[PDB]
An RNA structure (LSU-alpha, nucleotides 3 to 458; srRNA2, nucleotides 1 to 183; 5.8S rRNA, nucleotides 92 to 258) from Leishmania donovani, in which 786 nucleotides are resolved. The reconstruction used 213,108 particles. Rfam match: Eukaryotic large subunit ribosomal RNA. Gene Ontology terms of the family: structural constituent of ribosome and ribosome. Released in 2017, the model rests on cryo-electron microscopy data to a resolution of 2.9 angstrom. Taxonomically the source falls in Leishmania donovani species complex (Eukaryota, Kinetoplastea, Metakinetoplastina, Leishmaniinae).

Context: one part of a larger RNA, bound to proteins that are not shown
RNA sequence: AGACCUGAGUGUGGCAGGACUACCCGCCGAACUUAAGCAUAUUACUCAGCGGAGGAAAAGAAAACAACCGUGAUUCUCUCAGUGAGCGGCGAGCGAAGAGGGAACGAACUCGUUGCCGAAUCGGGUCUUACAAGGCCUUGAGUUGUGGCACAAAUAUC
RNA sequence: UGGUUGGUGCAGGAGUGGCGAAAUUCAAGCGCAAAGCAAACCCGUUGCUGAAUACAACCCUUCAUGUGAGUAUUGAGCCAAAGAAGGUGUUAGCCCAUUGAGCCAUAAACCUGAGCGCCUCAUG
RNA sequence: AAGCGAGUAGCACUGUUUGGGAAUGCAGUGUCAAGUUGGCAGGUAUUUGUCUGCCAAAGUUAAAUACAGAGUAGGAAGACCGAUAGCGAACAAGUAGCGUGAGCGAAAGUUUGAAAAGCACUUUGGAAAGAGAGUGAAAUAGAACCUGAAGUCGUGACA
RNA sequence: GUGAGAUUGUGAAGGGAUCUCGCAGGUAUCGUGAGGGAAGUAUGGGGUAGUACGAGAGGAACUCCCAUGCCGUGCCUCUAGUUUCUGGGGUUUGUCGAACGGCAAGUGCCCCGAAGCCAUCGCACGGUGGUUCUCGGCUGAACGCCUCUAAGCCAGAAGCCAAUCCCAUGUCCAGAUGCCCAC
RNA sequence: AACGUGUCGCGAUGGAUGACUUGGCUUCCUAUUUCGUUGAAGAACGCAGCAAAGUGCGAUAAGUGGUAUCAAUUGCAGAAUCAUU
RNA sequence: AAUUGCCCAAUCUUUGAACGCAAACGGCGCAUGGGAGAAGCUC
RNA sequence: GAGCCAUCCCCGUGCAUGCCACA
RNA sequence: UCUCAGUGUCG
Numbered sequence: 001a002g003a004c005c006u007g008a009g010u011g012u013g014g015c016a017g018g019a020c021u022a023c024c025c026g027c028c029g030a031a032c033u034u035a036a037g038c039a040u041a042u043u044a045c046u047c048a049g050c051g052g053a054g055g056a057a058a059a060g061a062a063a064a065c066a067a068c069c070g071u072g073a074u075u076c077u078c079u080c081a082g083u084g085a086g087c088g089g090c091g092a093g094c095g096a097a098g099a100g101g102g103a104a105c106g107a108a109c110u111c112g113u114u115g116c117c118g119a120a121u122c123g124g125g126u127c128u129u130a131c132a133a134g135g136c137c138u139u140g141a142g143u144u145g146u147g148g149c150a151c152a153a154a155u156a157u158c
Numbered sequence: 159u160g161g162u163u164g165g166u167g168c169a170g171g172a173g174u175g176g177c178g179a180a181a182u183u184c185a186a187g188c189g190c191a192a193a194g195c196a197a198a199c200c201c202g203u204u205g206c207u208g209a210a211u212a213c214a215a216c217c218c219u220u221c222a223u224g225u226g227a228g229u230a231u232u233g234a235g236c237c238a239a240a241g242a243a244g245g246u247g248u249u250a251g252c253c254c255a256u257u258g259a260g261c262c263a264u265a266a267a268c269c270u271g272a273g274c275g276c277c278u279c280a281u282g
Numbered sequence: 283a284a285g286c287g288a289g290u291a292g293c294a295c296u297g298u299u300u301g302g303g304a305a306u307g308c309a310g311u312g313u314c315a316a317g318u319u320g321g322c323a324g325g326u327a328u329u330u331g332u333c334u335g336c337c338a339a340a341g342u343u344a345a346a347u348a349c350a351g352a353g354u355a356g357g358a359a360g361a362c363c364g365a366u367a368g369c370g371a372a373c374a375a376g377u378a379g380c381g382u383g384a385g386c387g388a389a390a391g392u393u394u395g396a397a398a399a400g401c402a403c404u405u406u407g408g409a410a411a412g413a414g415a416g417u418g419a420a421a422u423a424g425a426a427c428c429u430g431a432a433g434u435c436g437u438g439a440c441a
Numbered sequence: 442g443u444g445a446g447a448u449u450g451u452g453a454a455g456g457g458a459u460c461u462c463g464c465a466g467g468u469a470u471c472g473u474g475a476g477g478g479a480a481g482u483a484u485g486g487g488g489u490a491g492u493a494c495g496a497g498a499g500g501a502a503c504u505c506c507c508a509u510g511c512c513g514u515g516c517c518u519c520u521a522g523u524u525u526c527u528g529g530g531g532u533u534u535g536u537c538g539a540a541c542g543g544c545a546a547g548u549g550c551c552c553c554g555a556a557g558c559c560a561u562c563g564c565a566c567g568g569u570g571g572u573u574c575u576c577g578g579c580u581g582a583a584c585g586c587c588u589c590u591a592a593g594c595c596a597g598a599a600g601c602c603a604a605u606c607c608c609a610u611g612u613c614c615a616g617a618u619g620c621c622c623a624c
Numbered sequence: 625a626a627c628g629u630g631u632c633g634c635g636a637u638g639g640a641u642g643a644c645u646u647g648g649c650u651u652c653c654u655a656u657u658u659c660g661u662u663g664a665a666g667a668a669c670g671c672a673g674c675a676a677a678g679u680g681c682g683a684u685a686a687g688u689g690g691u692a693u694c695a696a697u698u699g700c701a702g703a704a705u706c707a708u709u
Numbered sequence: 710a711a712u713u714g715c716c717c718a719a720u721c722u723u724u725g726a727a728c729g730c731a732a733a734c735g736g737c738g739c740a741u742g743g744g745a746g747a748a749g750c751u752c
Numbered sequence: 753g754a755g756c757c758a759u760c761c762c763c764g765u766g767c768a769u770g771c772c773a774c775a
Numbered sequence: 776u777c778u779c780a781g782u783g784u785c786g
Stems, first nucleotide, its partner, number of pairs: 002785001005781001007779001009777001010775001013772002018659001023054001024052003034041001038089001064071002075103004086094002108342003115149003120146001121141002123138005161279001165278001184233003196204001213224002216457006235252002244254002266656001292313007320337005352658001354655001360649001363647001379386002393643001400427001403414004428642001433637003438632004442464007466621006472614001476608001481511007494499001512567005520560001522558002528553005533546005569603003577595003667723001669682003673700001688718001689716002692713001729737002738767006750755001
Other pairs, nucleotide, nucleotide, family: 004783cWW004784cWW006781cWW008778cWW009775cWW009778cWW014772cWW016769cWW017660tSS018664tWS021023cHS022054cWW022055cWW022349cSS023348cSS024057tSS027049cWW029047tHS030046tWH031044tHH032043tHS033042cWW035091cSS040091tWW041092tWS056347tWH059074cSS060073cSS061107cWS061108tHS061109tHS061343tWH062072tHS063321tWS064335tHS066068cWS066334cWS067324tWS073345tWW074346tWW079099tWS080098tWS081097tHH082083cHS083096tWH085095tHS086303tSS088091tHS088092tHS096301cHS103346cSS104345cSS109342cWS111287cWW112286cWS113151cWW114150cWW114284cSS118146tHS119142tSS119145tHS128130tWH128132tWH130165cSS151285tWS156157cWS160281cWH161164cWH167277cWW170270cWW171269cWW172268cWH177262cWW178262cWS180240tWS181237cSS181240tWS181251tWS182251tWS187228tWH189210tSS191207tWH192230cWS194207cWW215451cHH226247tSS227247tSS228230cHS237241cWW240241cSS246250tWH287339tHS289290cHS290315tWH290339cSS291314tWS299306cWW300302tHS315338tWW316338cWW326327cHS354657cWS355654cWW357652cWW359651cWW363367cSS364645tHS367647tWS368648tSS370375tSS371375tSS372645cWW374677cSS375389tHH377388tWH378387tHS381383tHS381384tHS391644cWW394398tWH394423cSS395397tHS395399tHS395420cWS396419tHH397418cWS398421tWW399417cSS399423tWW400424tSS400425tWS401415cWS402415tHS407409tHS407410tHS416424tWW417421tWH418420tWS418423tHS429641cWW430640tHS431639tHS432638tHS438449cWS465622tWS473610tWH474609tWS474612tWS475609tHS477607cWH478606cWW480512tWS488504tHS489503tHS490502tHH491492cHS491500tWS492501tWH493500tHS495497tHS495498tHS512561cHH517559tHS517560tHH519563cWS521559cWW524554tWS524555tWH526554tWS560562cSS568605tWS572600cWW573598tWH575597tHS576596cWW580590tWH580592tWS581591tHS582588tWH583584cWW583587tWH584586tHS590592cWH610612cSS660726tWS663725tWS663726tHS664727tHH665725tWS666725cWS668722cWW670685tWS671685cSS672678tWH672686cWW674699cWW691714cWW692712cWW693712cWW695706tWS696711tSS706707cHS731734tHS744761cWW744762cWW746759tHS748757tWS749756cWW751754tWS
C1' cells in the first nucleotide's frame, strides 16, 4: 500500500424535549403542634421542592412462613390487634407479622450459566396479492457469540 | 393431526353504536249548584236542595263597573306487559313527549366447533 | 457428565429509617467470602454440634387493589343547599377590578305577563316627564317590572 | 248656637250623621320692682407740731384741706397713636410716541393727612341710712353688799342688710293710659 | 303659637321573606376511555348582510364535506322552491 | 340547497417543548424548487 | 407585441441539539 | 456498504 481498534464529518430512517400529575412510583424533606416548659421523642419517614409513568401503578413466580397432622407467587378485605408483642425523657405517645374466613386466579414464563450444537441469527434489498415468524440474495452487523435443544410441571435428539 | 395469535384474499351470524317504533276523553258556563247533604259498609244506577236578595269602606239611596286560562268540581267513559316522576295559560295514567316487545342501517377491532373455506408457514 | 448469576452477600465505622430489641431495611467509606458434606433464613450477642425451610446478587406477567383538588364519552340518583346558602363562579366568572410582580378576586336570579297585547292617540313641557286615554283578569304586573317585610322619612286626620 | 273645614284604601252623584276647630281680643305708650347682681378701696402731703409724753435722746393723732396709687363706669375738646379718604404733594423703575392724564410693582415707596376709632399716653365722675359682733358702759338683782346681765338699756367695726346703681312680671302687674274692635 | 312627641289611614325610601330552579356538593356504576416534533396545553390576532362580550370557527373563519333527520332559522334583512342533489 | 344532531373526508393564521438565527424587530438568513417582472435583450 | 428576464419583491420545503440505526 | 483522523496495533 491495505486491514483492525479507537474516534470524527455528512447523507438516509426515526426517536427523547413540553403538557397533565386526583391516584402511583423514586429521591429530597420541614416547622406550627403534643409533651401542660424543652433538647431525644411527637407532629412525620406528612406539607413544600425535584424527577417519572400508567389506565392503574408497584409487587410477584420463594435464598417465603412456620415448628404444625404442617402451609405454598403477588395484591386486597375481615380478623390478628390500639396488642399480658414490641419501640418510648419506658413520659407524651408509637405499633406490626405468621395463622384463620374471604376477593381474585386457565398463572405463569426467558435470559445468563452448564452440556450438545456452532450463524441455523439479525438487518437490508428483491420476489411471491405480502416492509410474510416465507424463498432467494447480501464482508452489511455478528465468532469479543446471535441462535437452536434439555434441566425436576423433567427424565433422548431426526 | 392440529393454527384465524405467522402472512395473503374473500364469508357469515352476534353482542356494542346510531336510527325509528303503542294504549284510551267527552258532558254541564260562569260572582253565586262547574256546589253539597243523606254521619263505617250497604241502601246510593236513589232521594233531598240554595242564609251569596251577593261583596265593593262614615251611613242610607240611586245609577256605573267587575271576575284571564279548566291540569279544579260534578257526572259519564276508557288504556294499563305502559301509574314514569318531563311539557302545557291552575293539581293531567287518557292534550304532548316518554314509558316496550321489536324493526332498519353497520370501516376495522371484539365475541362464537380457538366462527368457516382457500394459497403458502410452522408445529405433537 | 457438568454447572446454576461477585466489589455481590457479609463485616467494621458512620448516618438514617423501622414495632425490630448487642442493630428491620438502606447509604457512604474501609474490608471482602464461600461454593469438597456450600450458602442464606429460623426476632438476645458469642462459640459448637445437630434440626427445619429455601437457593440471593438478571427480567417479563392479567384480575382482585387506588382515584384523597385529573381528564374523556356516557347513565343513575340524594332523609343535602335553595340566590348573604350551595363551587370563588345559577349570570359575557377565574370575568370586572387590584398589585411592578409572584399573586388577589368580586358584586349580579335579566323571575313583567298566559301571551308584548312593551301604553297608538290627545294635551302641558326644550326635554325628562305630567294629566288623559288605551292593552290586559291584575298596570299598586310599566321595564331594576312576582310577592314588596323591618328600619327611617313625607302627607291628611287626630290625641 | 253660629261660622269654617274634614270624614283620604274599591267608580260617579245625592242626602244624612258625626268628628275637629274659631267664636274676642288686637295694637301703642308711660310706669311699679319681687327676685337676682352689686364697688369703690388705699396712701402721701399741708395742718395740728417740734405740740402731747419724756431727764434727754426722741416724738405721735383726730376734725379740716389738698393731692396720689389700685380698681370701676364712661368720653374724644385737647395732646398722642392709627389712614384703603390710596386726600394733597413728592419720588424710583417699567409703560401707553413726548407733554398732559395717568397706569403696573397684590396699598411701589416717602412727607403731611381729616372723619372715625382710641391711650392711666388724653379727659370726666365714683355717695347714703340701719341692724349687729368684739368691746366699753348704764340701770340692777340673784347674794341685806357687790356685779355691764339674769330681765331691760346705751354706744357701736372696712363685717352683714337696705338706699343709690345694673337686668328686670315665669313675680304671669285686677298698675295707668292711647286707639279699633267684641260683649 | 312654632318646634318636637304619639296614634291611625295612605304614600316613599329599602330589597327581606316565601314561592320558583337548566346551579352546587356528594355517593355510585359503565368502557375496543388518556395528550405532544404528523407541532400538544397555554398564549395572540382574526371571522358573521348587520356582531362589543360570550359561544363556534381559522384566509374554505358563526363554518366545508358525509350520513341520519324531514321544513326551518328568526331581533332584522336576505334566500333554490319540496322530492332531498 | 332548510334546519338540527352525529362523523368517517377536509381546511386549520401568529405563536408555544419551539427546533435555521434572532426579538419590546410582524426582522434576517444559507440550500432548493416555483411564481410575478412595464429595464435590457429578442419578434 | 408574444418569448425570455438582471437587481428588487413574493411563496413552498429542508436546516436546533443529543442520541440509535444505517451508508 | 460513503469521506476522513491517530509517533494506538499491525503488513
Zhang et al. published it in Nat Commun in 2016: "Structures and stabilization of kinetoplastid-specific split rRNAs revealed by comparing leishmanial and human ribosomes".